RNA sequence: CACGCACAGGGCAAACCAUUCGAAAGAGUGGGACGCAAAGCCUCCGGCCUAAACGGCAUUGCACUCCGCCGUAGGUAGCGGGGUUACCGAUGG
Numbered sequence: 001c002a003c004g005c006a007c008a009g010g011g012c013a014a015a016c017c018a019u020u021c022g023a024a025a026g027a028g029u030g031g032g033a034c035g036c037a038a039a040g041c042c043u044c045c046g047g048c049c050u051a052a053a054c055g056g057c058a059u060u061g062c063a064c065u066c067c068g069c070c071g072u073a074g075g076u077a078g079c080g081g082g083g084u085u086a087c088c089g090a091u092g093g
Stems, first nucleotide, its partner, number of pairs: 001092002003089002011036002016031006034078001040084003044081003047076005054071004
């Protein structure tokens, strides 16, 4: 290299609640602890989430309820593939 409940010594942290940032998705901090062998790290590929801005289309709409499609752009690495690095060392046909 790969493999796993090998009990070694640890890491992280779902929902929720508080608070900060963002249009938003979501992100950071704090308590929390579902569950992670990488649920560390990276967005190259697929999925899904948001549409403020940007370009294309669509729309002739009578509002003070909702506000569409594509591109794109962001987010998610705890959705997944992938890459990269890693502790333990019961296990490698």
The PDB entry is titled "Co-crystal structure of a bacterial c-di-GMP riboswitch". Solved structure of RNA (C-di-GMP riboswitch), 93 nucleotides shown. The entry is indexed under riboswitch, RNA, U1A, RNA-RNA BINDING PROTEIN COMPLEX, Acetylation, mRNA processing, mRNA splicing, Nucleus, Phosphoprotein, Ribonucleoprotein, RNA-binding, Spliceosome. It was solved by X-ray diffraction to 3.2 angstrom. The entry also contains U1 small nuclear ribonucleoprotein A, not shown here. On the sample the depositors note: in vitro transcription. Rfam match: c-di-GMP-I riboswitch aptamer. Its family is annotated with cyclic-di-GMP binding in the Gene Ontology. Rfam's curators write: GEMM was predicted in a large-scale screen for bacterial structured RNA regulatory elements. Genes associated with GEMM are involved in a diverse array of functions, including chemotaxis regulation, signal transduction, secretion and chitin. For this family Rfam cites "Identification of 22 candidate structured RNAs in bacteria using the CMfinder comparative genomics pipeline" (Weinberg et al., Nucleic Acids Res, 2007). Its Rfam clan is "c-di-GMP_I riboswitch clan". Crystallisation conditions: 30% PEG3350 0.1M Tris pH8.5 0.3M ammonium acetate pH7.0 3mM MgCl2 1 mM spermine, pH 7.5, VAPOR DIFFUSION, HANGING DROP, temperature 303K.